[PDB]
């Protein structure tokens, strides 16, 4: 640096639903 898994909390859009995009933690490469 990448990938995958993972837990909270901001941010954006917003039809208030929903989605995006960050944040946390672990593993692997």
């Nucleotide at each position: 640096g990448g990938c995958c898994a993972u837990c909270u909390u901001g941010c954006u859009c917003u039809u208030c639903g929903g989605a995006g995009g960050a944040u946390u933690u672990g593993g692997c490469c």